[PDB]
Context: bound to proteins that are not shown
RNA sequence: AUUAAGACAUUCGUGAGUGAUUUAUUUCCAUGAAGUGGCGU
RNA sequence: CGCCACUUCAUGGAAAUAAAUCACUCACGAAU
Numbered sequence: 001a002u003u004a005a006g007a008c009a010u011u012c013g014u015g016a017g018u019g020a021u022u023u024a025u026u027u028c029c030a031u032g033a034a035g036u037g038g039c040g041u
Numbered sequence: 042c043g044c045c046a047c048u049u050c051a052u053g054g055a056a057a058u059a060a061a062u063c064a065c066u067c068a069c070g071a072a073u
Stems, first nucleotide, its partner, number of pairs: 009073005015067005021061005028054004034048007
Other pairs, nucleotide, nucleotide, family: 027055cWW033049cWW
């Protein structure tokens, strides 16, 4: 004693499953193991 | 024919370039 009182937006729930830092790329290009005889007239 | 050696011992260029740089699925479900 009043259209009042009472009442957790809570319980369960893996940011996880799949996925090669792989593909392409000549340690290569240039370059002479070469140069020269000397004296004894 | 005899005799006899010295000299030279790496420079220059290229020192990373390109492709992919996250994709798909679930983005709340059930009870209350």
An RNA structure (crRNA; adTR) from Bacteroides fragilis, in which 73 nucleotides are resolved. Among the 6 different proteins in the entry, which are not shown, are RAMP superfamily protein, Cmr1 and Type III-B CRISPR-associated protein Cas10/Cmr2. Ions in the entry include manganese(II). It was solved by cryo-EM to 2.94 A. The source organism's lineage runs through Bacteria, Bacteroidia, Bacteroidales, Bacteroidaceae and Bacteroides. The entry is indexed under CRISPR-Cas complex, adaptive immunity, RNA degradation, second messenger, IMMUNE SYSTEM/RNA, IMMUNE SYSTEM-RNA complex.